[PDB]
Context: bound to proteins that are not shown
Formats: sequence, structure tokens, C1' cells
RNA sequence: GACUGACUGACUGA
RNA sequence: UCAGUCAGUCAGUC
Repeated sequence: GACUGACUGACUGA
Repeated sequence: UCAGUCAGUCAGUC
């Protein structure tokens, strides 16, 4: 430097 | 209660 995974919050809408 | 965008955080392989 680019690869794949999980986590959280906020904003919409129905 | 289900959906769609967004922004932050961690883990692993090169």
C1' cells in the first nucleotide's frame, strides 16, 4: 500500500 | 417491528 470479515452510533423512509 | 444510505472502530491474510 490493497484484501476479506465482524462491531457500534447517527440520519432517513415505510 | 422491518428495510436503504452514511460515518467511526476492531480482527485476520498478504

Entry title: Cryo-EM structure of RIG-I:dsRNA in complex with RIPLET PrySpry domain (monomer). The RNA (dsRNA strand 1; dsRNA strand 2) with a sequence from Homo sapiens has 28 modelled nucleotides. The entry is indexed under Innate immunity, E3 ligase, helicase, antiviral signaling, RLR, dsRNA sensor, HYDROLASE-TRANSFERASE-RNA complex. Ions in the entry include tetrafluoroaluminate, magnesium and zinc. Method: cryo-EM, resolution 3.9 A. The entry became public in 2020. Protein in the same entry: Antiviral innate immune response receptor RIG-I and E3 ubiquitin-protein ligase RNF135. The reconstruction used 74,079 particles.